Shown are 757 nucleotides from a PDB entry: RNA (23S RIBOSOMAL RNA, nucleotides 526 to 1261). It was solved by X-ray diffraction to 2.95 angstroms. Crystals were grown from: 0.1M MES PH 6.5, 5.8-6.8%PEG20K, 30-120 MM KCL AND 0.8-2.5% GLYCEROL. Rfam match: Bacterial large subunit ribosomal RNA. Rfam 15.1 lists 51,934 matches to the family in 10,816 species. It comes from the structure "Thermus thermophilus Ribosome". The entry has 53 different proteins, among them 50S RIBOSOMAL PROTEIN L3, 50S RIBOSOMAL PROTEIN L5 and 50S RIBOSOMAL PROTEIN L27.
Context: one part of a larger RNA, bound to proteins that are not shown
RNA sequence: ACAAGCAGUCACGGCCCCGCAAGGGGUUGUGGCGUGCCUAUUGAAGCAUGAGCCGGCGACUCACGGUCGUGGGCGAGCUUAAGCCGUUGAGGCGGAGGCGUAGGGAAACCGAGUCCGAACAGGGCGCAAGCGGGCCGCACGCGGCCCGCAAAGUCCGCGGCCGUGGACCCGAAACCGGGCGAGCUAGCCCUGGCCAGGGUGAAGCUGGGGUGAGACCCAGUGGAGGCCCGAACCGGUGGGGGAUGCAAACCCCUCGGAUGAGCUGGGGCUAGGAGUGAAAAGCUAACCGAGCCCGGAGAUAGCUGGUUCUCCCCGAAAUGACUUUAGGGUCAGCCUCAGGCGCUGACUGGGGCCUGUAGAGCACUGAUAGGGCUAGGGGGCCCACCAGCCUACCAAACCCUGUCAAACUCCGAAGGGUCCCAGGUGGAGCCUGGGAGUGAGGGCGCGAGCGAUAACGUCCGCGUCCGAGCGCGGGAACAACCGAGACCGCCAGCUAAGGCCCCCAAGUCUGGGCUAAGUGGUAAAGGAUGUGGCGCGGCGAAGACAGCCAGGAGGUUGGCUUAGAAGCAGCCAUCCUUUAAAGAGUGCGUAAUAGCUCACUGGUCGAGUGGCGCCGCGCCGAAAAUGAUCGGGGCUUAAGCCCAGCGCCGAAGCUGCGGGUCUGGGGGAUGACCCCAGGCGGUAGGGGAGCGUUCCCGAUGCCGAUGAAGGCCGACCCGCGAGGGCGGCUGGAGGUAAGGGAAGUGCGAAUGCCGGC
Numbered sequence: 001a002c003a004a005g006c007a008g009u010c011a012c013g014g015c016c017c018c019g020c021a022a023g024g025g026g027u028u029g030u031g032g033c034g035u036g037c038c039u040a041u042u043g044a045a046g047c048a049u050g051a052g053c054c055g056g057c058g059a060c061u062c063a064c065g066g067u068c069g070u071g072g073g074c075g076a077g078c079u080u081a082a083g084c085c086g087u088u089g090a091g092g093c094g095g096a097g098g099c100g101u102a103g104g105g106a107a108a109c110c111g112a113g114u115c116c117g118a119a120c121a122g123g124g125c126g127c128a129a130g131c132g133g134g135c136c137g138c139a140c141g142c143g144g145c146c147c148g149c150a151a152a153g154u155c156c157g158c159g160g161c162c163g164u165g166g167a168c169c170c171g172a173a174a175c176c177g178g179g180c181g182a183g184c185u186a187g188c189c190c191u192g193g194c195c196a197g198g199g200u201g202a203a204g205c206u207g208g209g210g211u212g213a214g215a216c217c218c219a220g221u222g223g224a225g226g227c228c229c230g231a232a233c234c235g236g237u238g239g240g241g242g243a244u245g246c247a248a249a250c251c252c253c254u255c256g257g258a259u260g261a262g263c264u265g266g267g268g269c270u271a272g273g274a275g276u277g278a279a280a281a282g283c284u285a286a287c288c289g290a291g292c293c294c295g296g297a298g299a300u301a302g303c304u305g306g307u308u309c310u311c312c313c314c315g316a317a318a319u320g321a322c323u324u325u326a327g328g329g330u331c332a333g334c335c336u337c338a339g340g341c342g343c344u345g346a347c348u349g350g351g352g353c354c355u356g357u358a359g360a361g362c363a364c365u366g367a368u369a370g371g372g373c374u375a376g377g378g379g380g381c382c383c384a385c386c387a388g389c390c391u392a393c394c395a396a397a398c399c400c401u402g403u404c405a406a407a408c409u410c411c412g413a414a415g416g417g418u419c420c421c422a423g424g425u426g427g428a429g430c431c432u433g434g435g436a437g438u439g440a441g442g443g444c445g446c447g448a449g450c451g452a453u454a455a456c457g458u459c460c461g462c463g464u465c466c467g468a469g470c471g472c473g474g475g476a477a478c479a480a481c482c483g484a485g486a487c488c489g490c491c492a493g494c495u496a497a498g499g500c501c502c503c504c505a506a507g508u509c510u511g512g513g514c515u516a517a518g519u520g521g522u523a524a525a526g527g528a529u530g531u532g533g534c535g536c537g538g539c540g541a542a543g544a545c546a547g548c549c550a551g552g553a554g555g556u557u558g559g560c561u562u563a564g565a566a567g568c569a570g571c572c573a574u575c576c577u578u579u580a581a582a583g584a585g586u587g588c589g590u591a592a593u594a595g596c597u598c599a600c601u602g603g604u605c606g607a608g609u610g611g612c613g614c615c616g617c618g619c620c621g622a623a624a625a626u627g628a629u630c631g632g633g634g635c636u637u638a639a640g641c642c643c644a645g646c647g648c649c650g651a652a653g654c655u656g657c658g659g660g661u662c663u664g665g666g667g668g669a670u671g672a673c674c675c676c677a678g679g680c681g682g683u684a685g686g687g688g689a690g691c692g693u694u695c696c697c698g699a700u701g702c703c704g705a706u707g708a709a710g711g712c713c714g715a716c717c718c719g720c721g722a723g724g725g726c727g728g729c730u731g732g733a734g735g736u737a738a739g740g741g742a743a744g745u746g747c748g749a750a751u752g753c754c755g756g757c
Stems, first nucleotide, its partner, number of pairs: 008033011037050001039048001052757006062165013077099003083093003103110002113125004168306002171303001175296006186270009195260001197229003200225001204221006233257003238253004272288001274284003309690006319332005333438002335435007343426001347423009359411001360409002365405003369401004376394001441466007449458002472483003487659004492655003498649003501633003507646001509645006520635001526620002530617005536611001538609002549602003553577003587596002660680005666674001691746001693743005701736003710730005716725003
Other pairs, nucleotide, nucleotide, family: 019021tHS019022tHS024715cSS028029cHS036051cWW037749tWS038049cWW041043tHS042441tSS042479tWS044048tHH058747tWW058750tHS059306tWS059747tWH060307cHS061167tWS073078tSS075150tWH077153tSS082094tHS086090tWS087090tHS102103cHS102111tSS104114tSS105107tHS105108tHS112126tSS117119tHS117121tWS127128cHS130148cWW132147tWS134146cWS170304cWW172300tWH173299tWW174297tWW181272tWH181285tHS182185tWS182270tWH182275tWS186276tSS195231cWS196230tHS201222tWS201223tWS201224tHS202223tHS203222tHS211213tHS232258tHS236237cHS236254cWS237254cWW242247tWS245247tHS246250cWS271274cSS271284tWS272291tHS273290tHS274290tHS277280tWS305750cSS310721cSS315684tHS316683tWH317333cWS317438tSS317468tHH318467tHS336686tSS346424tHS355356cHS356357cWS356412tWS358412tHS361363cWS362364cHS362405tWH364408cWS368402cWS373397tWW374395cWW374396tHS375395tWS379390cWW380389cWW381388cWW381389cWW382383cHS382384cWH382388cWS383387tWW409410cHS436685cSS437684cSS442480tWS448459cWW451454tHS451455tHS466479cSS469485tWS469486tHS471652tSS473497tSS483496cSS486681cWS495651tWH496650tHS497650tHS499506tWS504505cHS505649cSS508639cWH515517cWS515638tWH516636tWS517636tWH518519cHS518520cWS521634tWW524622tHH525621tHS528618cWW535612tWW537610cWW540607tWS541543cWS543605tHS543606cSS543607tHS544608tWS547604cWW548603cWW551581tSS552583tSS558571cWW558572cWS559570cWW560569tWW566592cHS566593cWS567587cWH567596tWH568588cWH573574tWS578582tWW579581tHS582583cSS582599cHS583599cWS585586cHS586597cWW589595cWS606607cHS630633tWH634639tWS638640tHS665675cWW667668tHS667673cWW669671cHH670672cWS690722tSS692745cWS698738tHS704733tWS707731tWS707732tWS707733tHS708732tHS708734tSS709731tHS
C1' cells in the first nucleotide's frame, strides 16, 4: 500500500511532546500554489555545460612608476637619497638631488609675452587671485596679523584606475637548451646453435644399343634445387569467440614459409631533424609527420571554464566610425560617482519657414490600349514621271478617349525639423573630472528592400516589450499578446485584462434578435429551393402561379451544304398567313423524315405568385500517419453569435492600517530625534554602508580548572542582513574589550585539488 512528483510552501485538521495558561515543538491527512542550482545565451525545467555526497586546499596581490580623489603637515615653497651617529622594536643628522615659482619657438632666442608675418593686420599658444573675513596697533587709517587652504605647490598616509612586471586562477597543440635511452623494435659486426619424415630426381658418370666413327636413344647410377608435402620453428589468411578480457593484441578452427633473401642464443655498433628502414612516414622501451627527462617556464592562449560575506541607492549596451577587422579592439553613444552651474530638460501651446512621402496627376522623362488624322513603306486602279487614286495590313509624328512609375512630377497633405516667446522643480538638463560595462540582441506593431508581400527568414526606419520584469493577473499550459512596473507586513476594501453552469472566485442575470450545425471548437476559389431580414421592379379577383383540359396550324422540308441538314451545324432578308394563339422554333429525339414537347391562349381552378440585387448566420468544398477532446465535464429561447442594461468576481495595480529605508525641505534650543513631501523591480556595471576570519598595538593588563579554544543543541534576547548574545551538554588549557593597525580573510560549482564514504 487509489494514489501522480524540482518534493517545498500557505491553510485547516488528527496524533505525540513541552508549560498553570496563552503559547510553543515534532509529524503529516486533505485543500490551494508551484518548471532544480550554476554556466552560457536573443531564449533553459530544459532532452544545452558542470556537479555522486561530505570535509579540507582553491583565484584581482605585491614592487616601482603614472593619474585622479582624499586625511594631514608646510606652504614662495615642499622634500630628501645613499650614507653617518643612536638605539637594539628610540630616533636624529644628511640639501647631492627632485618637483614647484614663465610661457613661447624647431631653434638661435625673446620674455608677460611669444610664434607665423614686412605689418603697432590678424591669429595660435600664453597672463592677468583675491579673501568669506575674527581680531586689533587702537594714523577717523586698516596695517597686516590671520584665514581657507588658496595665489600654488609639495610631502607623507589612504583609496580608485592605468603602465611595466606571470599581474585574477587553472588549461594547450607546440618552440628552444643540456642530457638519458637500440635489456622493445630496424640495420649491420663477431662468435655459437636449429630445421622429424617423406616426395621430385638436374648435371654428371656407367652400361647396352647406334654409326664408317659420332650425335643421340634407352636403362642404371647419381643427388642438384630462393624445388614439393609436412612437425619443430618462424609466420599471421578468413571465421568465431574475447571487448571493466586469461590478455593494454589473447583463445579456437583454418591458413603462409619450412636448405633459405631461413630461424635463433650470447657479445657489440648506429638516436632525435638524428638513426634505421626489401619503404608503412614504418620502427627507435605498450600512442613517433619528429623520442623521453630536466630546464627556459608561471611560454603564449584576442578561446573555454571558475571567481567565495550582508544590506542600501542608481542602473546600461547588443548602435556609429575605423580596424589583416568581423565572437577582439579605439573614440563616440548609453550607466554611475564627486564638484560646479541653477530652469535651461523631456513633453506641450502660439508664431515664423525649411520638405517632396501618402495621395493624386501626366506639364517633364519613360511606359501605355483603342480611335482619329496622317510622313513613309507591302501593295492596289494604274492615264506613266508630272503628279496620281484606293487599302477590315505595317505605320510615324500629332490630337481625342482610357491608364502606369522607387530612380517621372504641373501639384501635394497629414506629419516632421528648427528658431523665438510661454508652461514645465524632474533620480530633468548643462559644464569639469573619477569608475565602468556594452559594441552576438530578440519578439510584436507600422513604413520599405530581399525572398516567392514563404519562413520562429533577412536588412534598415520609429515604437514598445524581453533582455535585466522566467516577479504578479489574464491568455488551458507559454520571454516579449492583453492587464500591470513587486520596499516589508495584514484572516480588510475598490478595480484592471479576463470573467460570472461545474472543474473555478463571481449572474444557470434582465430585455430584442440570429444560428440547428455542436456552426461555436478556426482554411480558398467555387457551388447550392439552408435559414432570417431588407430592396427594387413584373404579373394577378376585366381570374394571374402551379396542376389539369384543348390548340399548338398554312407560308414550306426558309434559303445555304458531296453526302441530307425537314423548327433543332453558319448567314443574309431578318419578315408573312388564317388567327383566341401557335415559332422561319424550347429542349428530347431520328442517318434524315416520323414522334414527344415548350414558347403563345381558350378554358376550367378561382388566391396570391414568379424575377432578380443586397445583409446576418449557417451547408458542401475539407485526406496523414501512437488515443481521443472547444483546457474537461458538458452546453441548443444556449453555457454559441449579435445588440442594449444593472451588478458582482478578479493582480504583488489602487485605497485603508502598521513598519523600514533613499533623497529634499524644514524642526533648527543641531534633540542626527521629531512632523511634511516624494521615491525604493533589476542583469553588465558604478556608488555607500556594515558582518566575520588571521595576525599586531592596547597586554608586566584583563578573562580562565567555580573550566580557555573547538564541538553538539536551543522553541530565548539584539540586528533589516552577514552576525552578536545568553543557556544546557561536551571539552580540558588556553583566550583576549572598548579603540585602532595590517592582510595568504569568507567557496557549491573550475570533466578543479587531497582525503573519506